[PDB]
Context: bound to proteins that are not shown
RNA sequence: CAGAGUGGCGCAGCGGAAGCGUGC
RNA sequence: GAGGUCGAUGGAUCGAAACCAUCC
RNA sequence: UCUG
Repeated sequence: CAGAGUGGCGCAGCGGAAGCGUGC
Repeated sequence: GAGGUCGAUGGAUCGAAACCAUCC
Repeated sequence: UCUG
């Protein structure tokens, strides 16, 4: 000086909405 | 078919997981 | 709370 905390586990969204890959 | 309220609190927005701040 |  920066980043991360979304389904058991790993994850995408990026102003109107909860979805993908694995596990069951 | 089950499996989460998108780390917590507060704020802006007609409206949020998404923008802003603080905190763990 | 944790990581680079």